[PDB]
Context: bound to proteins that are not shown
RNA sequence: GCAGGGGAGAUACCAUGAUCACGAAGGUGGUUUUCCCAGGGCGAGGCUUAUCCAUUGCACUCCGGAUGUGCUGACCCCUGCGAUUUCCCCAAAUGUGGGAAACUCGACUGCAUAAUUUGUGGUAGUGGGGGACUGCGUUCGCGCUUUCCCCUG
Repeated sequence: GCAGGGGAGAUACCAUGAUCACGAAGGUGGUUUUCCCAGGGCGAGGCUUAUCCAUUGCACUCCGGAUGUGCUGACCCCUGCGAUUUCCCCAAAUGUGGGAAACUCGACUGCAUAAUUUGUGGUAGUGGGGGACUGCGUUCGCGCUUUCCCCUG
C1' cells in the first nucleotide's frame, strides 16, 4: 500500500403471494435458540486498612454505626463503540427514536509479517558450595587441571 466493522448450525413462524392442474426442498431478508463469546451499564454482596461516636460486656452458631484509598463481584441488559452530513416514517410533530447510506480521524485487526534492525532464538538451562582425593607456578591469599559422596535451583 490493501480489505473489514461478530462467526458457525436449526428455523417449525413471516415475506420472496416460486411458471403447469394443491404445494417444492433449500437460499435470501426478519424472529427465536446453542457454542466461540467480546466491550461495557446496573454494584446487591464480600475482603483490606485508618478517623470519629458508643460499649466494663458471661460467651462457647461468625455479626455495633458513618466515610475514605485499593480490590473482587452474582443476577439483570446491548450486539459493537467514540464524531460529522442526507432522505423517509412512528411520534408525547422544531424534542425524543427507528431504517438506510457518504465516508473521514482516534496508528482496531489480518496481510509476500517465521529470511540481516525487537512480535518464531547463535540470550541454550550445560551451575554454586562442603568433606576426602591429584599435578604445575607461588607472594601461600590463590589461577588452571584430575576424581567420589553430599545440600541446593
The RNA (U1 snRNA) from Homo sapiens has 153 modelled nucleotides. Entry title: Cryo-EM structure of the cross-exon pre-B+AMPPNP complex. It holds a match to the Rfam family "U1 spliceosomal RNA". Its Rfam clan is "U1 clan". It is annotated as a spliceosomal small nuclear RNA. Rfam describes the family as follows. U1 is a small nuclear RNA (snRNA) component of the spliceosome (involved in pre-mRNA splicing). Its 5' end forms complementary base pairs with the 5' splice junction, thus defining the 5' donor site of an intron. There are significant differences in sequence and secondary structure between metazoan and yeast U1 snRNAs, the latter being much longer (568 nucleotides as compared to 164 nucleotides in human). Released in 2024, the model rests on cryo-electron microscopy data to a resolution of 6.1 angstroms.